[PDB]
Context: bound to proteins that are not shown
RNA sequence: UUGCUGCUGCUGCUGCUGCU
RNA sequence: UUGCUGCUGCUGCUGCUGCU
Numbered sequence: 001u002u003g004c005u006g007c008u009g010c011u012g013c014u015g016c017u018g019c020u
Numbered sequence: 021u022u023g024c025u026g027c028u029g030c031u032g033c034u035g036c037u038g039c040u
Stems, first nucleotide, its partner, number of pairs: 003039002006036002009033002012030002015027002018024002
Other pairs, nucleotide, nucleotide, family: 002040cWW005037cWW008034cWW011031cWW014028cWW017025cWW020022cWW
């Protein structure tokens, strides 16, 4: 690196939660 | 919007897989 399926591991965003 | 925990739903990146 066209598009898509299933797997993996990380990140980022929204919402929620409980500290700080 | 300081930092962090648990939940959620999406995305993006790497690797892998099977089409196209």